This is an experimental structure of RNA (U5 snRNA (small nuclear RNA)) from Saccharomyces cerevisiae, with 141 nucleotides shown.
Keywords: spliceosome, snRNP, pre-mRNA splicing, trans-esterification, lariat intermediate, complex C, splicing.
It holds a match to the Rfam family "U5 spliceosomal RNA". Its family is annotated with U5 snRNP and spliceosomal tri-snRNP complex assembly in the Gene Ontology. It is annotated as a spliceosomal small nuclear RNA. On this family, see Zwieb, Nucleic Acids Res 1997: "The uRNA database". From the family's description: U5 RNA is a component of both types of known spliceosome. The precise function of this molecule is unknown, though it is known that the 5' loop is required for splice site selection and p220 binding, and that both the 3' stem-loop and the Sm site are important for Sm protein binding and cap methylation.
The organism belongs to Saccharomyces, within Eukaryota.
It was solved by cryo-electron microscopy to 3.8 angstroms.
The depositors describe the entry as "Structure of the core of the yeast spliceosome immediately after branching".
Ions in the entry include magnesium and zinc.
Context: bound to proteins that are not shown
RNA sequence: CAGCUUUACAGAUCAAUGGCGGAGGGAGGUCAACAUCAAGAACUGUGGGC
RNA sequence: GCCUAUAGAACUUAUAACGAACAUGGUUCUUGCCUUUUACCAGAACCAUCCGGGUGUUGUCUCCAUAGAAACAGGUAAAGCUGU
RNA sequence: AUUUUUU
Numbered sequence: 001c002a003g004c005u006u007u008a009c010a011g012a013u014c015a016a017u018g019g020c021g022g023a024g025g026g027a028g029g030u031c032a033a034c035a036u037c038a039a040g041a042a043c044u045g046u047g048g049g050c
Numbered sequence: 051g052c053c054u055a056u057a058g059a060a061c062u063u064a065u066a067a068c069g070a071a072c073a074u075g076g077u078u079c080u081u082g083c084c085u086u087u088u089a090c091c092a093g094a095a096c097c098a099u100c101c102g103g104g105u106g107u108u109g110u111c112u113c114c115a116u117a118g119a120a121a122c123a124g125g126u127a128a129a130g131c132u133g134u
Numbered sequence: 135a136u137u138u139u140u141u
Stems, first nucleotide, its partner, number of pairs: 001133009017121001025114005031109007042063001043058008068102002073099008082090001
Other pairs, nucleotide, nucleotide, family: 010124cWW011123cWW012122tWH015122tHS018120cWW019119cWW039042cSS039067tWH041064tHH060105cSS069071cHS081091cWW
């Protein structure tokens, strides 16, 4: 000092397509209810093959 | 009831565990003090109780807060990587 | 930019 991707920006024609979308909280309580935590190293479903 | 792709998966575990922590019961068997039992000794095997622990999901309680639309043509400025 | 990429 070049290139592309994202924010911060005007005013746009706003199609085109994406992505944040039925887009609306965060931090925590000596606060609850439920689930579940010793089993083939062990987990749960999903369809499909059967 | 089993293969093959999808995937997902918080927690607890390797001198093995929710506890870098440690009680008490009950049952049998064996022991010991003993001679009656409870109350006990100390080991075993099963078992339970308890004092606790997480994780996840809701629901609440408290304390702070309030926007319904922005990318494209490329600039202005700044952040991620590549080049000499 | 002077042999394998684009001089």